Method: solution NMR. The entry became public in 2008. The RNA has 22 modelled nucleotides. It comes from the structure "Solution structure of stem-loop alpha of the hepatitis B virus post-transcriptional regulatory element".

[PDB]
RNA sequence: GGCUCGCAGCAGGUCUGGAGUC
Numbered sequence: 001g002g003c004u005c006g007c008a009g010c011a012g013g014u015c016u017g018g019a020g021u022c
Stems, first nucleotide, its partner, number of pairs: 001022005007017003010013001
Other pairs, nucleotide, nucleotide, family: 007018cWS011016cWS
């Protein structure tokens, strides 16, 4: 940096955070 989120936080709602997994 990519992929997935039911998870975690309100902090922008096409909210955000954190974890898993490349």